[PDB]
């Protein structure tokens, strides 16, 4: 040099799992209802002997529904993703020690 045992390791699969990326909501931001929310009611309107009240448009401030840009934030769902983890296996590949053998 090669078989062949042992032990043990990486690959290579599968199965969870974690990073991602998709798509769906959250929770936040920002836009946002002529009228069928609501505060605030200017004009204007009404009851009443006055005094006081009463309704309630625009306007503005708030905001369901529902949009919008996006987020070391959360989760659910999928996967001709994966220089990651990690149990499990087998066919072969390939390494590390160690023992015979030609």
């Nucleotide at each position: 040099g090669c078989a062949u045992u042992g032990c043990u390791g990486g690959u290579g699969c599968a199965g969870c799992g974690c990073a991602g990326c998709g798509c769906g909501g959250a929770c936040g931001c920002c836009c946002g209802a002529a009228c069928c929310u609501g505060g605030u009611c200017a004009g204007a309107g009404c009851c009443g002997g006055a005094a006081g009240g009463c309704a309630g448009c625009a306007g503005c401030c708030a905001u369901a529904a529902g949009g919008g840009a996006u987020g070391c934030u959360u989760u659910g769902c999928g996967g001709g993703u994966g220089c990651c983890g990690u149990u499990g296996c087998c066919u072969u590949c390939c390494g590390g020690c160690a023992a015979u053998g030609c």